[PDB]
RNA sequence: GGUAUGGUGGA
RNA sequence: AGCGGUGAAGGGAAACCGAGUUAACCCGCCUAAGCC
Numbered sequence: 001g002g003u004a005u006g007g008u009g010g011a
Numbered sequence: 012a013g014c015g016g017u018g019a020a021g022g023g024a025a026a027c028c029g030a031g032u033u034a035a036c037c038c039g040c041c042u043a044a045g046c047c
Base pairs, nucleotide, nucleotide: 001047002046003045005044006041007040009038010037013032014031021028022027
């Protein structure tokens, strides 16, 4: 740098 | 769709609390513990 096991919103 | 005032979760050593909790499903946002 990236990445939801974190989180928000939606038929 | 399952547990739940016939006392669920969740705290707590227990007592005690006493109402809602438990959802990887699609995209698209915020975040970076933990990971590469």

The PDB entry is titled "Crystal structure of PhoRpp38-SL12M complex". The RNA with a sequence from Pyrococcus horikoshii OT3 has 47 modelled nucleotides. Crystallisation conditions: 2-prooanol, Mgnessium accetate, sodium cacodylate. Protein in the same entry: 50S ribosomal protein L7Ae. Keywords: RNA, RNA BINDING PROTEIN-RNA complex. It was solved by X-ray diffraction to 3.4 angstroms.